[PDB]
C1' cells in the first nucleotide's frame, strides 16, 4: 500500500468581449460625479494595566458590503475482499445479496453541510515568510557568491550565575516547542504600525510570568546553520501614507484546458473445457542501463486534406515479451613510467547493472499561496546518489 | 499529539 494503458467526447474549470443590474449596518453628507471622501444609530461579537480564577459587558476594536470560499460531519455514483449465500455454467467464471474495506491529493468536472477564511486600480514606505536544484551539502551538473558544521556547526528542554529591561486589554502576519521533514490542534513568543486608559468577588504576593545580549555546565541528533546580492509573495501574507480608483453577479457570444465521469479499443502472456482442431474466461497499463530491430491487437481504430454518398491521397495507437546498440562499475593474458616496491592510462574480450532516494524545466491537475507531498502526481525532457544478489 | 512523506 485503492486508482495509474490507448483512441474519442463533453465544462459544471481558466480566460476574453458584448448587454444588463448592483457595492461599505440603517442612514445622512461633500460635491458636476460617490462602489472610492466624510458622518453614522443600533445589532452580534471580542473585551482591558500585578499574578491566577470568576462574574460583568464600559473604552476601543471588528462583523452587519455587492459577493466567493470552506472545516467538523453527513449523504453518496462506484470501487476491493484466499470470508459466506440465491440465481446461471461441465468450467474458467457471471450476476445479485451479506458481511466489511474504500469512495484519495490528479473528471460522480460528486451532492450538502459551513467551525471559519476572503473581498476595489494604482503610487510610495514599513514587517514576515518562500525560492535561486540535488550532494557532509565535494564531484558530477542547465542549476546564486563567501563562510562555518560529525574533531557534533547550529537549534530546542529542565536548571544555575550574572545585568540593566519589561509586564492591561484589541489589531496582527510569522517563530518554536528537546530536533528526519512538513501540516493541523494546543501552548509560549510575536515583527512592522496602530487604538482604548471601565465595574465587581475570591486566592496568592519582597508574587508570577516573559524578553535578550554576556560567562560556567547538562540534557537531547535520521544536519544543515550565517552573512550577502537577487526575485516571489490573491492561503487576496502582516502595517503606514496617499489616492473621484475599481469591484461584483446574471445572461447571451466566444474561446483554451483537464488523470477517478461518458463513449470504443485489449496485443502478448495467464486460466477453463478439448485428444487435438477449435471454442471460451479474467485481465493489462508509474522512471531508474535500453537505441536499431523482432511477435501481434494493426496499417485496425483515430487523425489531416479531396464529395463522382459501402468513394480515393498522406499520417498512425495501448500491454507484454523477445533483442543489445549505447552507457555506468569492477578487470591487463594490452601499454607508459619505475627509486625494483610499483604508481598511472586503456577495456576489444569478460561479469554485473534486482529494486530504490529523490531534484529540476517545460506542459497539466490538486490537497495546503509558500513550505511537505499526491508512485520523483502525472507526461515529455534535465541531473546525481543508493546497490542487493557479486 | 494526531496526519502525510
Nucleotide at each position: 500500500u485503492g486508482u495509474g494503458c490507448c483512441c474519442g467526447g463533453c465544462a459544471u474549470g481558466g480566460g476574453u468581449g458584448c448587454a444588463g443590474u448592483c457595492u461599505a449596518u440603517a442612514g445622512g453628507g461633500u460635491g458636476a460625479g460617490a462602489g472610492u471622501c466624510c458622518c453614522g444609530a443600533a445589532c452580534u461579537g471580542u473585551g482591558a494595566a500585578g499574578g491566577c480564577a470568576g462574574a460583568a459587558g464600559u473604552a476601543a476594536c471588528a462583523g452587519u458590503u455587492a459577493g466567493c470560499c470552506u472545516a467538523a460531519c453527513g449523504c453518496a455514483a462506484g470501487g476491493g475482499u484466499g470470508u459466506c449465500c440465491g440465481u446461471g455454467g461441465c468450467g474458467a467464471c457471471a450476476u445479485g445479496g451479506a458481511a466489511u474495506c474504500u469512495g484519495a491529493a490528479g473528471g460522480a468536472a460528486g451532492c450538502g453541510g459551513a467551525c471559519g477564511g476572503c473581498a476595489a486600480a494604482c503610487c510610495u514606505u514599513c514587517g514576515g515568510u518562500c525560492u535561486g536544484a540535488g550532494g557532509a551539502a565535494c564531484a558530477c551538473g542547465a542549476a546564486c557568491u563567501u563562510c562555518a558544521u560529525a574533531u557534533g556547526a547550529g537549534g530546542c528542554u529542565a536548571g544555575g550565575u550574572a545585568u540593566c529591561a519589561a509586564u492591561g486589554g484589541a489589531u496582527g502576519a510569522g517563530u518554536u516547542u528537546g530536533c528526519a521533514u512538513a501540516a493541523c490542534a494546543a501552548a509560549a513568543c510575536a515583527a512592522a504600525g496602530u487604538c482604548c486608559u471601565u465595574u465587581c468577588u475570591g486566592c496568592c504576593a519582597a508574587a508570577g510570568u516573559u524578553g535578550g545580549u554576556a560567562c560556567a555546565g547538562a540534557g537531547u541528533a535520521a544536519a544543515u546553520g550565517a552573512a550577502g546580492c537577487a526575485g516571489a509573495u490573491u492561503g487576496a501574507u502582516g502595517a503606514a501614507g496617499g489616492g473621484a480608483a475599481a469591484g461584483a453577479c446574471u445572461g447571451c457570444a466566444u474561446u483554451c484546458u483537464u488523470a477517478c465521469c461518458c463513449g470504443g479499443g485489449g496485443a502478448g502472456g495467464u486460466c477453463u473445457g478439448g485428444a487435438a482442431a477449435c471454442a471460451g474466461a479474467a485481465g493489462u497499463c508509474a522512471g531508474c542501463a535500453g537505441a536499431a530491430g523482432u511477435c501481434a491487437u494493426a496499417g485496425u481504430a483515430c487523425c489531416c486534406u479531396g464529395u463522382u454518398c459501402g468513394c480515393a491521397g498522406g499520417g498512425g495507437a495501448a500491454g507484454g515479451a523477445c533483442g543489445g546498440a549505447a552507457c555506468a562499475a569492477g578487470u591487463a593474458u594490452g601499454g607508459c613510467g619505475u627509486u625494483c616496491g610499483c604508481g598511472c592510462c586503456u577495456a576489444a574480450g569478460c561479469u554485473u547493472g534486482a529494486a530504490c532516494c529523490g531534484c529540476c524545466g517545460u506542459a497539466u491537475a490538486c490537497c495546503g499561496a509558500a513550505c511537505g507531498g499526491u508512485a520523483c502526481g502525472u507526461a515529455c525532457g534535465g541531473u546525481g546518489g543508493u546497490g542487493u544478489g557479486g | 499529539u494526531u496526519u502525510a512523506u
Shown are 395 nucleotides from a PDB entry: RNA (Group IIC intron). Primary citation: Marcia and Pyle, Cell(Cambridge,Mass.) (2012), "Visualizing Group II Intron Catalysis through the Stages of Splicing". An Rfam search finds the family "Group II catalytic intron D1-D4-3" in it. Rfam's curators write: Group II introns are found in rRNA, tRNA and mRNA of organelles in fungi, plants and protists, and also in mRNA in bacteria. Released in 2012, the model rests on X-ray crystallography data to a resolution of 2.7 A. Crystals were grown from: 100 mM magnesium acetate, 200 mM potassium chloride, 50 mM HEPES sodium, pH 7.0, 6% PEG8000, VAPOR DIFFUSION, HANGING DROP, temperature 303K. The PDB entry is titled "Structure of Oceanobacillus iheyensis group II intron in the presence of K+, Mg2+ and a hydrolyzed oligonucleotide fragment".